[PDB]
The PDB entry is titled "Ty3 reverse transcriptase bound to DNA/RNA". An RNA structure, together with DNA, in which 32 nucleotides are resolved. Nowak et al. published it in Nat.Struct.Mol.Biol. in 2014: "Ty3 reverse transcriptase complexed with an RNA-DNA hybrid shows structural and functional asymmetry". Ions in the entry include sulfate. Crystals were grown from: 0.1 M Tris, 0.2 M ammonium sulfate, 17% PEG3350, pH 8.5, VAPOR DIFFUSION, HANGING DROP, temperature 291K. It was solved by X-ray diffraction to 3.1 angstrom.

Context: bound to proteins that are not shown
DNA sequence: ATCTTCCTCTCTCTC
């Protein structure tokens, strides 16, 4: 040093009323 | 009020 799995903490642009 | 897309970051797992 790969690819996927899982659980968290944020950020940032927008759409319709 | 509704509803979207995009992106850093932490722990971990499995070969």
């Nucleotide at each position: 040093u790969g690819a996927g799995a899982g659980a968290g903490a944020g950020g940032a642009a927008g759409a319709u009323g």